[PDB]
Context: one part of a larger RNA, bound to proteins that are not shown
RNA sequence: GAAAUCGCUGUGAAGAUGCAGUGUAUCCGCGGCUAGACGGAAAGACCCCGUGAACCUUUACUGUAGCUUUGCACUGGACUUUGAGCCUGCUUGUGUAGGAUAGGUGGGAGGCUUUGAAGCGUGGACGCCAGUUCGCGUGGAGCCAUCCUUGAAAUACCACCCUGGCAUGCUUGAGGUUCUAACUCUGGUCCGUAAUCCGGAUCGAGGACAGUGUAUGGUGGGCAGUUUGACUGGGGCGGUCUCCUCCUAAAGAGUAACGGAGGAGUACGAAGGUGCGCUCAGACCGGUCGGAAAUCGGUCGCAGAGUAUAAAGGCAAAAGCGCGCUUGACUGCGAGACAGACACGUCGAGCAGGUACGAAAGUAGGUCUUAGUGAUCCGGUGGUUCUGUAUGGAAGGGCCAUCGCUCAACGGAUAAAAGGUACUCCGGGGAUAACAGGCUGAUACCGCCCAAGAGUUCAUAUCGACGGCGGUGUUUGGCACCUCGAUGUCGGCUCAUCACAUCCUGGGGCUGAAGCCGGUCCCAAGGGUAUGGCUGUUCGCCAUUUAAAGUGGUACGCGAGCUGGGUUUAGAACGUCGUGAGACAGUUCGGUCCCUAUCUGCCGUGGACGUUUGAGAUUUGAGAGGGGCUGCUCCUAGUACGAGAGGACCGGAGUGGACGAACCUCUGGUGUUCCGGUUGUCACGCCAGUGGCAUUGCCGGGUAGCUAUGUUCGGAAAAGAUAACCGCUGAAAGCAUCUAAGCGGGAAACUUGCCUCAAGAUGAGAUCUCACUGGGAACUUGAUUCCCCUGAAGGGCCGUCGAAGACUACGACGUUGAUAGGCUGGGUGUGUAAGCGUUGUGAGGCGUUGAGCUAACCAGUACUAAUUGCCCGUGAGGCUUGACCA
Numbered sequence: 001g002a003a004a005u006c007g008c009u010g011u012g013a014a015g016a017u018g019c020a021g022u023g024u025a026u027c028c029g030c031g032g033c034u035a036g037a038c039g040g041a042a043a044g045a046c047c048c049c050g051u052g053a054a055c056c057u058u059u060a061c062u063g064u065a066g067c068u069u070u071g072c073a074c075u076g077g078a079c080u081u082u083g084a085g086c087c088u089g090c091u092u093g094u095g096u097a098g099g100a101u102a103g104g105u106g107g108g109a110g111g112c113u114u115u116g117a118a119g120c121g122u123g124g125a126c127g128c129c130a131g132u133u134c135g136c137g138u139g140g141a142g143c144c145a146u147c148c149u150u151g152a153a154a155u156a157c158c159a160c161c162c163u164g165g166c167a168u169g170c171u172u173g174a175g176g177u178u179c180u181a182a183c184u185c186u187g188g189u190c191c192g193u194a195a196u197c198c199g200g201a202u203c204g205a206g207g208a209c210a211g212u213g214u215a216u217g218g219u220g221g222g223c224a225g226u227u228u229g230a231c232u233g234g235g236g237c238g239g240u241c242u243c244c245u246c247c248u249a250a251a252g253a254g255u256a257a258c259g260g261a262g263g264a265g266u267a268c269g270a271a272g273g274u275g276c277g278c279u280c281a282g283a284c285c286g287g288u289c290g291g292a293a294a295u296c297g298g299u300c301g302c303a304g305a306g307u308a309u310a311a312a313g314g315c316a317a318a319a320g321c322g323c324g325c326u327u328g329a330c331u332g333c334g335a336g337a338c339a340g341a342c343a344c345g346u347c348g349a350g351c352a353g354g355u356a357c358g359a360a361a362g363u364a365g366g367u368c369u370u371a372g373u374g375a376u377c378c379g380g381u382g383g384u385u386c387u388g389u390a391u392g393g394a395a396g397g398g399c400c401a402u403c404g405c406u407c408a409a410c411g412g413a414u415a416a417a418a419g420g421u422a423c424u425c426c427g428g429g430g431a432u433a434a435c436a437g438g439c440u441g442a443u444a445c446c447g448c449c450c451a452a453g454a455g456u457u458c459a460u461a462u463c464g465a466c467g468g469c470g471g472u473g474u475u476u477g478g479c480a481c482c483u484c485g486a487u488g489u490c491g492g493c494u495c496a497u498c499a500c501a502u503c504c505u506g507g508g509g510c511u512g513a514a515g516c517c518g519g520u521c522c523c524a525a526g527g528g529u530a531u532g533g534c535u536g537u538u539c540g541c542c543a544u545u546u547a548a549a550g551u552g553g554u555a556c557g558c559g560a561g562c563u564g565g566g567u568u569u570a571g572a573a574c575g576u577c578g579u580g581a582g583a584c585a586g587u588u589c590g591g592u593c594c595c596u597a598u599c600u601g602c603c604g605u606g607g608a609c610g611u612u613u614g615a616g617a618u619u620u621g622a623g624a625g626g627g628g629c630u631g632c633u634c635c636u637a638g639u640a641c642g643a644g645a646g647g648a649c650c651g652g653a654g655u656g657g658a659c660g661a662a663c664c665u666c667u668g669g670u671g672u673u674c675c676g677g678u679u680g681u682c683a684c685g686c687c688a689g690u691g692g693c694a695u696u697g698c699c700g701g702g703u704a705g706c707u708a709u710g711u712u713c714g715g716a717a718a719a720g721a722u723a724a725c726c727g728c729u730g731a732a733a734g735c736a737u738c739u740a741a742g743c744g745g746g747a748a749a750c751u752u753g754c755c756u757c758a759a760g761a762u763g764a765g766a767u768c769u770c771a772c773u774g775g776g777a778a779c780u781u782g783a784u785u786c787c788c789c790u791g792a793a794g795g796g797c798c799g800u801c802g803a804a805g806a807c808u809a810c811g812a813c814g815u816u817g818a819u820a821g822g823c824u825g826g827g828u829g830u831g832u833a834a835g836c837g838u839u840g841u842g843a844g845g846c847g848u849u850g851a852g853c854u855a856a857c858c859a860g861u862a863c864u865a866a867u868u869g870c871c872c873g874u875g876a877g878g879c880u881u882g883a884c885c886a
C1' cells in the first nucleotide's frame, strides 16, 4: 500500500490478524468500553556525529572604534639658562732632566725694536710650587751663556695644527619667562535684520598653547572574524599517538585488541682501521696486618664471564682483552638483490683515484646486529666551465656542500588560536547511550551433595564450618540485536489476570511432640488475604487491628482510563566550583497532560438466512458461566493430659465480620409533577383574593417510584474418583515387605450435587396440537418453467399502552373492550381555604371547620381514544433402501 482484517503455543530483523502446528467460528448492524493494531499528530527537543550554525565569555589568537604619547605642518618676535658645533689671539706647554720650560716640523746658531733697561720685586696671576707671564719700584740702565753643563731635541728667530681654558662672532638641542600678529572663544554691542542661526566690524579674554591633518608608541571583549584533534565495547574523565626487542603469531613472510612484558629521542678521535699477542666467572688448598670477599702461588673449571646501552639472535679466524703504528668514520660510482601503495628503507662483489697497517697472501667505504628520529616551503653560510631583461658589470636566480623544527597529534592543515549554551538551531543516526523487549547468567534468589561440629551423651528434632553440583530468569551487571521520518520512564487511583517457591483455612509424617501452644518437611492454588501517622515515595519505621495481613509474572500490567506530588525546558535563590559566560547526577519556591474508535477484542441488544410443507406452544441437555471465605460463644467437660498451673482431640448448637443476590412490609433518604409559611417587586380597574420573577426566591413537610445506611436469603450437607499419608493379604528372595497379581481408607484441589444460559450442539434433537385435498400450457420431459383460479393455520404493519425499554426486542389489549386518559368513590399528604358573621381603634383573634386542596396509589365506570383495513405466508409436503401391512 491493498485486504476474504480470530485465540493459543512456537518460529522469525530477536514482543505476529497474515509464517508452522493446533483450537474455535453461520452472514450483517446498533448502543457502549478502550486491551492491541509497537494506534493519529510533529524528518526526537534527550544522546552521539558534521573538519555544521548562531549567540554569550575571557589574562585564546589576530585585529579594530574610542582614549592617550611624541615628530612634522598650520606656527611668530624678544630675553634668559644651557649642551654641541664654528672663528680669532691664542698668549697656556711648570715631568728623570736641565740656572729655566718640552707635542713636533722646516728658515735658523746667538739675541743689538727705547740693548735683550739690568740684580729682588712692585699692580694681575696661574702654577705635576715655588717656575713662568704682565709697567723694573727708578727709567730709556747688559741680561737667558747661542750644548755654557745636563736633558731623547736648548730658548732667541720667520711659518705650519691642536692641546688645559677665555672673549666675541655667525649657527644649533633642550628649559623658563614674556609679548602680539597667526589661531580659538558655546563673552559684550553694532550692522545685514523684523532673527539667541550665520557672517562682517569692534571691544574683552586666552595665546603660539589649545585644536585639526599626517606619522608613531601605549591602552583597548567597547566591537569583529575565527580556532578550540583523533582513537574510544556510547560520549566524557583517564590513557595513548613516532621508533626498537620478546610473546600472542597456528615450525617460510605477514598478521588485530584500551592484549601480556620491557627500552629509545644517545655514546665513542677511540669505544674506528690494521698487525701482533692473550683467555673468563667461580671453587678449593697455602700464604703479614684484610679474611667469606684485596694482592700472591697451585689445581680444577671450561664460558656457568664479557659485549657502551633493553630484549632476542650471535660470538674461537673469538664479535671478548692488551699493546705499536695509524685515519678506510675516504671521493666518484656500482653488476645484482631484499623489502615495498607511494615517498622513503636495507645489503653489496667489482672498477677508478688517493691512503693506512702488514715480510707477505691480505684487511679496511665506522662500531657483534637490530632503536638513538622529521618531508616540502622559507631563510642563512662556503664554493661554482651556469644565467644575468639595450650592452659591460652587478643585484637576484640555478647547481653542489652545509645550517635552522618535543612541527612528539611524530606523512608535519596556518607564521599566528581557549571556553559556555537549561535561550538555543539545522542536517543526519537505532552505524551509538538513557526506558522497556531480546541473548547471557558472573551476581542475585531457591534447591541439593559431604559431614568437622553445636545440640548434657547423640552428625542429620533443629541447625550446620571448610568445600562441591544444579535450577529459575528474579536483582546488580555484560553485550548493543529492535525502535531516534518519536515504543510517553517513578509513585498514587480505577480495573485486573496468571504461577506456586502456601500467609490463612484443609489433609499428613517426624519432633529435643505430656496437654494448650509450637518447630520442620510432604500434599494442596477452592476461596480469602488491614486501617492510619510521617514522607512524592515504592519500601521502611511506628499506632491499633486480623484467621491471615503471601511471594512473584503480566512494556518493573494498566496516562488514545484519571492524576501530576517526584523527575528532566524556560524564572528566582542558597552552599560549593570557575577570572567569566556558567555548572552540580546538591538543596529551595513556581511552572499548559491533545485525539468524535475504522479493524481485532470485550460488554449488551437486534436484523437475515438455515434447521427439507408451514404454524402456535412446551421442552431434553452436548457444552459454558456463577458460587465455594471465616471469627467468637456454649455443651461434651473443668473431662482426657498434667505434681500443680493450666487445658483438649472427635462430635453438637448458637450468634457475628467481610462478600453476593433479591426486595421496599418496617426504619430512613430523595421526591423542581402535592400541601403550607414567608421577604422584595410587578400585574390582574381597586379592596380582598390570587399569579409571574427573584438558584424550586428562601424555607417546613411529604404520595408513588427509585434507593441503603433498612429487610430476607446464600456459601452447604452428600456422592464419586484421587494427593500426600496409613493399610490388608502376599511372593520374587523359606524371613521381611502397602505391590509385583489382588482388596481398602483418604483433602476447601478434580467430577457431580446448588444457581443461570444453552440444538447456529449445520451432529441445527424431542413432544402436543393446528392448517392447506383446483385447473391447463410448454418442454431441454421431472426437487423443471409459464398462465388462470385460490391464498388457510398463522405472522406483521397500524393503534391504546407497560414496574419492558437508548432504537429494538419482550408483554398485555384493540368495541364480542377496562389498554390509556377522564369521571365517580376511597386512600394518602398538608394542616382549620374562600366568603360571611362576631371582637377589637388596629395588627390579629374566635365560629362556620380537621376545613379546603390533593401527582404517580386502590376500586368501579365505555364518557374520549384503540376503524369498517392492507401486506406477507399457499394449494397435502423429493428420491433410495429396508421392515411391516394392503
Stems, first nucleotide, its partner, number of pairs: 003017001006023005026608008035600003039595002047429004052425002054421004060226005066219003070215005076179009089166002099148001103161004111143001120137001124133003183206003187203006229241003238258001242264006265410001266308001267367002272326007280304001282300005306315002309372001311370003330353004336347003342411001355364003378404007386397002436483001437481001438479003442476001444472006453463002490565001491563003495557001496554005503528003506523006530544005571589001573587002575584003609760001613771007623757004629657007641646001659714005667708004674701005679694006718752003725745004772877001774788005779782001789875001794872004798814005819865003822861005829853002835848005
Other pairs, nucleotide, nucleotide, family: 002018cWW005599cSS011016tWH014437cSS014438cSS030806tWS034035cHS037560tWH042486tWS046433cWW047234tSS048432cWS051413tWH057580cSS058060cWH058579cWS060417cSS061221tHH065220tHS069216cWW075208tWS075210tHH076181tWS085170cWW086169cWS088167cWW091165tHS096151cWS097151cSS098100tHS098101tWS098154tWS100155cWW102151cWS103162cWW107157cWS108157cWS109146tSS115116tHS115117tHS116142cWS117140cWS118138tWH123134cWS136138tHS139141tHS145148tWS148155cHH150154tWH152153cSS180208tWH182207tHS183210tWS193197cWW220222cHS226417tWS227418cWH228419cWH231258cWH245311tSS248257tHS249256tHH250255tWW263371tWS265373tWS267271tWS270327tWW270329tHH279303tWS279318tWH280302tHS281301tHS287295cWW302303cHS305318tWW314319tWS328354cWH328364cWH332365cWH334349tHS335348tHS351365tWH358360tHS358361tHS374407tHS374412tSS375407tWH376405tWH388394tHS388395tHS414416tHS419581tSS421423cHS430434cWH432484tHS433484tWH435487cWW441442cHS441443tHS441473tWS441476cHS443473cWW443475cWW450466cWW451465tHS452464tWS455461tHS458512tWW459464cWS473475cHS480481cHS487555tWS488593tWW494558cWW500525tHS502504cHS503525tWH504547cSS507724tWS514641cSS514645tWW515640cWS515646tSS523723cSS524748cWS528548tSS529549tSS529550cWH545549tWH546548tHS547630cHS558561cHS570591tHS572588cWW578580tHS578581tHS610764tWS614793tSS620759tWH621761tHS622758tHS636650cWW638639cHS638647tWS639648tWH640647tHS642644tHS642645tHS658715cWW664707tHS664708tWH666710cWS671704tHS673855cSS702855tWS703856cWH708709tSS708710tHS717753tHS721749cWW722747tWH723746tHS724746tHS729739tWH729741tWS730740tHS731737tWH732736tWH733735tHS739741cWH759765tHS760762cHS771792cSS790874cWW791792cHS793873tHS799866cSS804809tWS813866tWS817862tWS817866tHS818863tWH819862tHH828854cWW831850tWS831851tHS833851tHS834849tHH840842tHS840843tHS

Keywords: Initiation Factor 2, 70S ribosome, cryo-EM, translation initiation, initiator tRNA, conformational changes, RIBOSOME.
Solved structure of RNA (23S Ribosomal RNA, nucleotides 2005 to 2890) from Pseudomonas aeruginosa PAO1, 886 nucleotides shown.
It was solved by cryo-electron microscopy to 2.6 A.
The depositors describe the entry as "Pseudomonas aeruginosa 70S ribosome initiation complex bound to IF2-GDPCP (structure II-B)".
Among the 52 different proteins in the entry, which are not shown, are 30S ribosomal protein S16, 50S ribosomal protein L10 and 30S ribosomal protein S18.
Primary citation: Basu et al., Nat Commun (2022), "Compact IF2 allows initiator tRNA accommodation into the P site and gates the ribosome to elongation".
An Rfam search finds the family "Bacterial large subunit ribosomal RNA" in it. Gene Ontology terms of the family: structural constituent of ribosome and ribosome. A reference for the family is Yusupov et al. (2001), "Crystal structure of the ribosome at 5.5 A resolution", Science. Its Rfam clan is "LSU clan".
The entry also models magnesium and zinc ions.
The sample was in a buffer at pH 7.6.